Source information: p3SLR30 with a sequence from Homo sapiens: 60 nucleotides with solved positions. The entry also contains Antiviral innate immune response receptor RIG-I, not shown here. The reconstruction used 952,234 particles.
Context: bound to proteins that are not shown
RNA sequence: GGAUCGAUCGAUCGAUCGGCAUCGAUCGGC
RNA sequence: GCCGAUCGAUGCCGAUCGAUCGAUCGAUCC
Numbered sequence: 001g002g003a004u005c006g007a008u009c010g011a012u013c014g015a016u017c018g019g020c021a022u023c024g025a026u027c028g029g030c
Numbered sequence: 031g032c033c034g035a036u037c038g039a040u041g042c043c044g045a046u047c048g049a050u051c052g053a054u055c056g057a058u059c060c
Base pairs, nucleotide, nucleotide: 001060002059003058004057005056006055007054008053009052010051011050012049013048014047015046016045017044018043019042020041021040022039023038024037025036026035027034028033029032030031
Other pairs, nucleotide, nucleotide, family: none
C1' cells in the first nucleotide's frame, strides 16, 4: 500500500416525550 | 368582547432510541 473491527464525535432522516410560538372546534363564568 | 380547561395541525429547541454516511483516534490482518 489494500481490507476489517472497536471507542468518541459530527451531519441527514425517522420515532417517543416535554417546553415555546401560531391557527380552529366544544363547555363555563363576567 | 375577555379568561380557564381539553382536542387537532405546523415551525424551533431540549432528553432518549433506531438507520445511513463521514471524520479522528487506536488496534488487527493480507
Lineage of the source: Eukaryota > Deuterostomia > Teleostomi > Tetrapoda > Homo.